[PDB]
RNA sequence: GGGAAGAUACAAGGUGAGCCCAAUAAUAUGGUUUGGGUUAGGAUAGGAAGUAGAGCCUUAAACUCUCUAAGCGGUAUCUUCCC
Numbered sequence: 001g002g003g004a005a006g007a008u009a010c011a012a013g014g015u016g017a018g019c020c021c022a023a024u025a026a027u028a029u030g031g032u033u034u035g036g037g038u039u040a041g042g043a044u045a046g047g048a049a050g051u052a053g054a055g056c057c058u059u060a061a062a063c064u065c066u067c068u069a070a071g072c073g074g075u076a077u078c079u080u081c082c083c
Stems, first nucleotide, its partner, number of pairs: 001083010018038006030057002047072001050067001052066004
């Protein structure tokens, strides 16, 4: 010149299976998925993650509540190793 691993230092943000709009699937062993728009923050970063729990809906068109993300991802320096 590239790549990985390890060690050291760094704790802000405080949302939450979001919100808005337009679509779409399933049916108590189910309650999904997609597009467009928008959203916090550390010296820089820039994320929508549930095979959690409790209700509710007697087979239908639609759900309610609680909990849970992040010195994690990562940035700087050093060492080792690989191409």

The PDB entry is titled "Crystal structure of Squash RNA aptamer in complex with DFHBI-1T". Shown are 83 nucleotides from a PDB entry: RNA (Squash RNA aptamer bound to DFHO). Ions in the entry include magnesium. Crystallisation conditions: 40 mM Na cacodylate pH 7.0, 80 mM NaCl, 12 mM spermine hydrochloride, 36% (v/v) MPD, and 40 mM NaI. Method: X-ray diffraction, resolution 2.85 angstroms. The entry became public in 2022.